[PDB]
Context: bound to proteins that are not shown
RNA sequence: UGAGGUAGUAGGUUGUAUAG
DNA sequence: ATACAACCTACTACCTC
Numbered sequence: 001u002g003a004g005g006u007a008g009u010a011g012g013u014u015g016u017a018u019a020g
Numbered sequence: 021a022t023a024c025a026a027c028c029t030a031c032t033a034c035c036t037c
Base pairs, nucleotide, nucleotide: 002037004035005034006033008031010029011028012027014025015024016023017022018021
């Protein structure tokens, strides 16, 4: 992107826990 | 690196003011 709203995708991080 | 919960952004689609 004149705007605001509501979805649905996609990815991610932290905290733990057990394994490589 | 796998599982979870509780927290994060980027993007597309439709609807509406």